[PDB]
RNA sequence: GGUAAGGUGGGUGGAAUCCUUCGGGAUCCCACCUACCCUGCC
Numbered sequence: 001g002g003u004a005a006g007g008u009g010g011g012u013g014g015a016a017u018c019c020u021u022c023g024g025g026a027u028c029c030c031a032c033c034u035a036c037c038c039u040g041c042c
Base pairs, nucleotide, nucleotide: 001042002041003040004039006037007036008035009034010033011032012031013030014029016027017026018025019024
Other pairs, nucleotide, nucleotide, family: 005038cWW015028cWW020023tWS
């Protein structure tokens, strides 16, 4: 430097739930994206 894995965070979107003055805010579930960190090999 390249190649292939691992960890973690964040973001976004989709489906529910709760309060609502429908303007807005909160909870929960799922998926996706991205970023960081780190490991093996060459």
Source information:
The RNA with a sequence from Homo sapiens has 42 modelled nucleotides. The source organism's lineage runs through Eukaryota, Metazoa, Euteleostomi, Simiiformes and Homo. The work is reported in "The Solution Structure of the ADAR2 dsRBM-RNA Complex Reveals a Sequence-Specific Readout of the Minor Groove" (Stefl et al., Cell(Cambridge,Mass.), 2010). The PDB entry is titled "Solution NMR structure of the lower part of the R/G stem loop RNA". It was solved by solution NMR.